[PDB]
Context: bound to proteins that are not shown
RNA sequence: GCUAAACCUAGCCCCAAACCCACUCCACCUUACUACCAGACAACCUUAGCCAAACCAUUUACCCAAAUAAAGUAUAGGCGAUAGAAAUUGAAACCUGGCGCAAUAGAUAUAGUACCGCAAGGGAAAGAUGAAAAAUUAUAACCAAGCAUAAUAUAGCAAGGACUAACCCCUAUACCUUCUGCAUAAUGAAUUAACUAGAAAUAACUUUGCAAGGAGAGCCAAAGCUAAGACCCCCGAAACCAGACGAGCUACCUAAGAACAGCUAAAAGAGCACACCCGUCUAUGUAGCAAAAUAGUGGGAAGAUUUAUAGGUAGAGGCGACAAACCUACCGAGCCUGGUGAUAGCUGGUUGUCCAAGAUAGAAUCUUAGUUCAACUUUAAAUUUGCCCACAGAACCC
RNA sequence: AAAUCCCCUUGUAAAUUUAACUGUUAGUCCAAAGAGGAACAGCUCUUUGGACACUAGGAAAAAACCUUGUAGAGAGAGUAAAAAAUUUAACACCCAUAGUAGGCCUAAAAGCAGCCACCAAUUAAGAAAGCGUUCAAGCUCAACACC
RNA sequence: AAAAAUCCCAAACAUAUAACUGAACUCCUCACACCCAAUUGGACCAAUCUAUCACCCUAUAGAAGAACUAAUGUUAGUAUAAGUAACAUGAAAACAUUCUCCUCCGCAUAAGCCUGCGUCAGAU
RNA sequence: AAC
RNA sequence: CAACUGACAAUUAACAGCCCAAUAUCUACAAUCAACCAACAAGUCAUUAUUACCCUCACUGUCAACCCAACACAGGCAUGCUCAUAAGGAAAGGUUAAAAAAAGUAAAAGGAACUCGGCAAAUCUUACCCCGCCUGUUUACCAAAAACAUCACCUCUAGCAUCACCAGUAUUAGAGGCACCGCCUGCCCAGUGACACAUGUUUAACGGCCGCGGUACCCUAACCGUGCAAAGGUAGCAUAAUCACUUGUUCCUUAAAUAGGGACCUGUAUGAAUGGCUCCACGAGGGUUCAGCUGUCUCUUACUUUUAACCAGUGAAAUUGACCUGCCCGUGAAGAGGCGGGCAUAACACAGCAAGACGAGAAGACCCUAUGGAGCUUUAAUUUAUUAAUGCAAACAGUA
RNA sequence: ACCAAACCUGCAUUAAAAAUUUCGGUUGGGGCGACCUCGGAGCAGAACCCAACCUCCGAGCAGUACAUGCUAAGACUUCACCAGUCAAAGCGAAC
RNA sequence: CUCAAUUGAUCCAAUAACUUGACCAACGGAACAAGUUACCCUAGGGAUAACAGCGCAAUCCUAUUCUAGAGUCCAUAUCAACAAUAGGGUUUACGACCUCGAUGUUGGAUCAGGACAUCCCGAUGGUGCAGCCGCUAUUAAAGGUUCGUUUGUUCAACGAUUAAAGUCCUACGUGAUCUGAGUUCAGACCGGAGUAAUCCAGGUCGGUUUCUAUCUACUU
RNA sequence: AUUCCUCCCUGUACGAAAGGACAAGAGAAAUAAGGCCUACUUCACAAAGCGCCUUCCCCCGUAAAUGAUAUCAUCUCAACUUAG
RNA sequence: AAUACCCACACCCACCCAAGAACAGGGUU
Ligand code: DOL
Repeated sequence: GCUAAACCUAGCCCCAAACCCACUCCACCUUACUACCAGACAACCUUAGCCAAACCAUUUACCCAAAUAAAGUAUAGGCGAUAGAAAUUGAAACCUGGCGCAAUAGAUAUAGUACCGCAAGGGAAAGAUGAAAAAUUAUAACCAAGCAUAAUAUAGCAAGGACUAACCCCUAUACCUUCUGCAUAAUGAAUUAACUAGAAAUAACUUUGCAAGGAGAGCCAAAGCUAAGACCCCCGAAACCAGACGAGCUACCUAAGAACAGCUAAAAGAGCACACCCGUCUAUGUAGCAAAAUAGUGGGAAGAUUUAUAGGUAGAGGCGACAAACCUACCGAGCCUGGUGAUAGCUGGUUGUCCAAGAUAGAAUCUUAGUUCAACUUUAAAUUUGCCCACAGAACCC
Repeated sequence: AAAUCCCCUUGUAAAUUUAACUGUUAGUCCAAAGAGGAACAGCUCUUUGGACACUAGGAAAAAACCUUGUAGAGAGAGUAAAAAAUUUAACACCCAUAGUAGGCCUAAAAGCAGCCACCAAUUAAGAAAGCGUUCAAGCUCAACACC
Repeated sequence: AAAAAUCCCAAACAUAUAACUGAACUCCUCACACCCAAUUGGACCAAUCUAUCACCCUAUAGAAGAACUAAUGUUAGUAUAAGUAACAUGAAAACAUUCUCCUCCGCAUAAGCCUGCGUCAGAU
Repeated sequence: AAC
Repeated sequence: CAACUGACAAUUAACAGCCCAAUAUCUACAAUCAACCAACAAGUCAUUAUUACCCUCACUGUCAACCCAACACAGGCAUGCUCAUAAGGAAAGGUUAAAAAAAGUAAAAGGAACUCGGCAAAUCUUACCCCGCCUGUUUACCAAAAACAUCACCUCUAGCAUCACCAGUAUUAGAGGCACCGCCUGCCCAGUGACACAUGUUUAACGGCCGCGGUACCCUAACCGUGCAAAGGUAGCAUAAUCACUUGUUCCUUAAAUAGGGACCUGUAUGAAUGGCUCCACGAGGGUUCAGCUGUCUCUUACUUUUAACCAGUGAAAUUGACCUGCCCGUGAAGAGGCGGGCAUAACACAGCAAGACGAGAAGACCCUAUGGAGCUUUAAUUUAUUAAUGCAAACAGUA
Repeated sequence: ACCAAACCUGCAUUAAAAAUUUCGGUUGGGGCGACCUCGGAGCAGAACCCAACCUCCGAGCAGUACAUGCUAAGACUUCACCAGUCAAAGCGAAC
Repeated sequence: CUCAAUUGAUCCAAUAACUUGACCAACGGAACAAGUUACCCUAGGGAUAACAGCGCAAUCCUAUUCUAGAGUCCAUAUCAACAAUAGGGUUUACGACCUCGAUGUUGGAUCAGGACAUCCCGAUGGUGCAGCCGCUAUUAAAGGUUCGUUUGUUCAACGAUUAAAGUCCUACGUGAUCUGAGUUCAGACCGGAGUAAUCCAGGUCGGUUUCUAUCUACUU
Repeated sequence: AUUCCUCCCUGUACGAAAGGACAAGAGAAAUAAGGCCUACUUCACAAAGCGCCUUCCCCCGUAAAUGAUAUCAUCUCAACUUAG
Repeated sequence: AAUACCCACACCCACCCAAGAACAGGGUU
C1' cells in the first nucleotide's frame, strides 16, 4: 500500500394454543403434463439384523391411550446378561413466550435450485453503503496469513547471556504422541481465520433447615430425613440385515435387420489379403491424448463371425464355451436409503493459570494388546502407637 | 555364607482403622547371589539394593556410572564427583691324554640299537652330556690350568 | 607381541615450590506455596447470557454450546514446489488473393444433444 | 496463446 | 474470429413419422443374376366371399463447427456414396541447434561373439521335440495359455400334452465325464455312495490295484518257503510339464552344451475315459537348430523431427514442523546437516547428475495379534424354517 | 363282520438342498512338537514368598472304623476372593 | 482315623427326605461349534518374524607359544596332533535394539570408492634353491586383474588365452540410473497329501517395475 | 604410466650330461590418459573411429664398512659412513 | 619430487566465430 478486514439482517430452533390442505381457462397413468373408441388388470403375510451377553447358538427395553406412587416390587430368565407389570392410588388452564442461534451458527435451504449419478438417490456455496444513489459522496485511517515499501553477507532448532556495536563471543540435540528408552533417520503437522471433543446414578463428603422425627400424600428413620453443590469425551472400520434402483457398459437369450472388397481354391467352421473384429510382442506414456491410450508388428477376416435397434434374466439372485469371469470406471459378490451416532480390549486426538502428594510384591481369567481383586498411590476423618531396634529366642536331614 | 524374623530401650514422627473412588498391573541398566544358553550377547528368567522414566555438575558426546536433591533474585564465596600410566630380553676365552672298542646276541654296538655295572691311570678328562658316523671317524660340554 | 575396509585425530608439553578450577550442594543480603509421568486433591480466572449494580467497561451471584501450537481433522483464503511442468498461430501480401504440405478422410441418413463461430453492440 |  | 454477454432473425413438404371396419376362409414347393447343376443349417413377403364405405392432404422433425468419454479429449460410434478425392484440413509462437530422453535414416570389417532368451531392428529361411486333434472361448484394466469348449466315445434319468423341455416323444430330451480319428482302456464291490431287497449288482461311479528271508559270476532271482489283502500296477511309456537324490548313464549336436535330440531305467511318488500310447495337418503355446540377415554386440559415430535451452504470452500438480539446510572420526532408539573432537567456510543465480535427505507416494499385501470380518468345503456344533417321499390322523364309499 | 379313489390340513420319520455360528491358550516371531490341575526336593543354604518350554520324583487312590456324631472360644492361610486348614471347652459317647 | 497331592464352583437334573451327579483334564469350569483361503478384507504391531543394520563370536578365518610326529637321520626347507594365547567380523546361527501411517530382493549392466590377509608386475631373507622351474617368509595397494559354451544364476565343469585371470567391505555397494531370467499375488498342468475347500522353500508356461529434483554433495 | 614380446648377452654362466638364464642395451606392440583430421573409413564448409601423434620419479624390507658399553667381535633404537 | 601449464583489461550497440544451453569468451584492419 494492495490483497483483504469489519457489520445485522435475512431467517431459523424449541414450546404453547389451535386441528390441516386443495384454478372451478386447457393438459396430465400412452413416451405424464399428449382433445376423441370394445380391456375385463387389480392391496390385504410374524419384520429381520447390527449390538449386549466381554465368543455365540435360548435371550437382549424400543412405547400405543392419567402424570406421580406402589416399583424397579411380584414375576420372567443359557435363573446370566438383562427384561418387567397389575390390582390400588390419583394431577388442576386461556397461546402469543425464550438467561435459543445470528451467514463455517441456526432448518440442507437465497434451494431440494445449481452440480453429480442411467436409476434409486446425494447435495451445496453465498449477502452487508447511506435518511436520500432524482446525493457515488467518499482519510475511515488503523488489525490475520500472503506479498511490496525494503534480496543477500563465514557458523549452524535459529534463541538466550549479553554487548558501545544487528552479526561476530559463551551456552544451547524443535513440538505432540508412543515408548523401557526419541534430536532421533518412529508418527502428525505448510500456514492464517472459524468450527472441533467429559453428558450420569445410587453410596459418601461440604453447607443450610427441622429433628425422634424429616419431606407440600407415597418414602426413609436405633440422629435421622429433606434441599443444593460437585463425579463419568471425540473421529475411525472391514462387516450384518430390511426395502428399493439398476441388463442404454457388460454375460446370455429373444424379435426382426445390415456388413463382409479383391486373389487362390472353386466343396471348405480352407489359404493370402482390405474394410471390420480382437489384442501376441516391443517401445513411449504413467496427474498420461487417455481413470488403459499412441506407433509398429500381429490372430481371424463366409462364420461357433461382427454389428445397429427394441425386449427379457436382478443380488439368499442373474448370466456364465467356470476365468470364482461379467452384472454402469473400485463384485469372493452390485449400488442407494434406513437400522446407525452399527461395534471396535486397536490407532489417533482430547482446548485457561498456579500449588501440592505421587512410578511398588502378585493371583484368576478362551487370559497375556484387557479386565476384577490384592498391593502401591490419593483425599477427609478417629485413635495410638509406627520406623530404627538389646540380651534372649527360631531343625535333624545335609 | 552374606544375612533375616522377633525385639524392650534410644533417636525420631509417623502408623493403624474408618469412608470414597480413580489410576499403575506390556520396564530398562548397574552391583551382588543364582538358573538357561557358549562360564556369548545391548540375551532370557527369579531375588536384594540403586538409578532412570524429576532438576543440576562430571566422565567426549551418553538414560541406567560418580557427585547431588525441595524449587526465587545476585555482576558473591567454600566445596563435591572430576584429567591414566606404561617400552621388555647380548655374552664367556681356554684347552681335552689314554689301560678301555668295559662286557653282553646280532653287521657293528668303539659312548650314544638296547641291557649290566660305571671302578680305575695322570694333581685333570663322565666305562660318556649334546651333535655326528652303517659301524668307526670327527666336533662341542663337564675337567685341569690363567684370571 | 600385532592386523580392515570414506580421512590419524583435539593441539602441545618432559623442570619456577600443593595448590588452584569446579554444580541449581552448602553459606552469604532479601523473599519464599512457585521443578516428576498416569492419577488424586486444592487456590484462582478469561469471554458470554441472566438478576441486581455500574456506566470510557465494572462488582457480587446463577447458568452454560464456557477457552485449542497438533486428530494423513472440516470449510474458506494465501503461500512452497513455480513464474517451474505444460499449451498454442503453415508462409507472403492490397488482407482481395497467392503459395507449400497432409488427407485412413469427406458428404448425407439414422441415433443423440437442443440454437451451442448467422446480423448488430460490448468488454473480456 | 490470440480474444 | 468470438465459440462469452444483450437484442434480432431463423429450419416453410413432395423427404420421414403420423394408419388400416368386421366375420369366416385361404396361404406345401427359399434365397444364391435362378436358368442348368448342387445340396442342407430347410428358409424374409400373396388372398378370397359377404356386409358398410358422401368427405380429403391436416399435425409433427427439418438449424449448427453438434453425440458418449468431467475438457474445443490423439479414445468409442451403425448405415449409403466417394476410394483419392469436385469435399475437408495445417505438423512449425520466434531463435540457438548443449547434455540426457523419444521417433527415424545411413555405416568400415565381423555377423548373435550381447542377451535368460535373436527382445528390438534387418531379411524372407530349414529341420526337429513337448502340450493341445483342429476352427473357436476366456480373466474389459498386468496371465490368450498346455486352461475351457470341441466334433467322436461312454455313463445315468425319464413311457410323456396345451406357457420352458415341446406345440417334441427312447435313432428323443435332459444331467455328466473325457476328448476327433488309429491300437487299447487290464484286476477289484474289501470301504463310501447309487439301485433294488433272495440280502446282491454297480467301478467309462467315488476310489484302490503288497511284503519278508534265501537260491544259477556280480545279493540279480527264473525259482523255493512264507504273511497279508478284494485285487495286488497288466499292456504300455519314460530321468517326463511327474518330490529329491540329478548337471542319472550313454550316442549325436558345440572347440567347449545344468540346454536340445535318440536309447537303458523297480518310476518304491508313471500308468490307462481322474484316460495310456503313436501318428497327418494346425498353434501370436513352450523349447532347440542350419543358412542368411542385420549396430543386439566387438564399439560406437554422424544427420533430421520432437524434446531441449533462450525470448514473449498464459499458467498446474503431488510434497512442505522451522530452517541462517557443509565434510571426517566418534557417540547415540545400535546408520547424524543439527550432539562431542577436528577441518572448511564472502554472498547470490542458470544448466546438468542422482550418491544421500532411512527421498515423494499409498495408516506394509509378507509375519504376528484381534475372544475383528468374509468367501469356500465338510464325516465341525445346532436345526429342518423350505422341497420331496413314507406312515398315522381328518374328510370320503361300501361289501360279508 | 375284510375295506376304502385322489387333493388339502395336522402330527412324526427319512433324504435333499439349505440357514446361524465357531475354529482355545503358553510359545525367546508364529507353525510342528510338547504342556495346560495338585503335591515333595533343588535353584530359594538360616522367618515367609519367589520365575524359567529350569533339574529330579510322584498324584487323579487305597486301607481301617461307623460317635468318619452335634455344637463351640480362639487362630493359620498357598500372597486377592473362592476356597482350604487347626482346635480348647461343652452335650452325647468309649474306657 | 493313616497316607502327600489322592481332585471340581454356580445353575441344572434325579430324590418323599438324607443325598448323588461332568478326563466341565483348556482342571476358577462358554450348556452344546471343525478345516482352508495365494480371491481375500479391516484395526493395529517394529510390543513380534523374513532384508539389511546393530550386540556376541558357538561356527568360520588368521597369527603367534611349546614341540609329539612326518620330512631317507634332521622339530622348525615344508607340513603339523593333543592343548594354550590373541585378533577379524567375509559364512552358517543366536538375540530381537530403530524402521511394518512402506528401510523395495538375487544375479547381471554402468559407475566404481576402499582394506590388504598380494593373483600379476617391484625389492629382499631361507630352502631338502646347481640352472630354468618351484615352496615359504618380510615390505610394497602406485597400476592392472580376458573372452565364450549350458545354467537365472554367484559359484562349479569345460574350450582358448594371458604376467594375472586375488579375497573381502561398501544397506548380501549401486532399481528417484537400468533388466527382470529366478524367487514370485491373481490363471493352469503334472507327482504327492487330504473327503473336500486347499497345500507342498517340488517342478513346470505366462504374468503392468511410478516420480516434473526442494536441500546437501558433485559436474576437467 | 605401466606391461608382454623379438634380437645381442647365449647355447653364456650354471650345469656329468640333459636342460638352461639373470643383468645392461636395441626394436616392435597392448593397455590407460591426453589430443588431431594429411591419408583411410562413417562422412563432407565440420563431427568421429576402425585411423594418426605424445606420454618423464622413487619408495625402505635388507645387504655392507669402522667401533663402545662388553677394549676380540658386533650393520648403529650408540654416536657415524654407504646402497637413499 | 620438482619441472610444466594459466596470468594484461570496462571500446564493445551490432555482426561473425573453429567459442558457446543462457551468461560468458575470441575477432571486426
Ligand atoms: O521379504 C521382504 N519383501 C519385501 C517385498 C518383497 S521382495 O523381497 O522385495 C521380492 C519378493 N520375492 C520374494 C522371494 C518374490 C515373491 C518381499 C522384506 C524383507 O525386508 N521386506 C523387508 C523390509 C522392506 O523392504 C521395507 C520396505 O519399506 C517394505 C516394502 C516397500 C514392502 C511393500 C509391500 N510388499 C508386500 O506386501 C509383499 C508380500 C509378499 C509378496 C512377500 C512374500 C515373501 C512373497 O514378499 C515380500 O514382502

Method: electron microscopy, resolution 3.5 angstrom. The entry became public in 2020. Shown are 1500 nucleotides from a PDB entry: RNA (16S mitochondrial rRNA) from Homo sapiens. An Rfam search finds the family "Bacterial large subunit ribosomal RNA" in it. Rfam 15.1 lists 51,934 matches to the family in 10,816 species. Gene Ontology terms of the family: structural constituent of ribosome and ribosome. Its Rfam clan is "LSU clan". The entry is indexed under Mitochondria, Ribosome, tRNA, mRNA, translation. The depositors describe the entry as "Human mitochondrial ribosome in complex with E-site tRNA".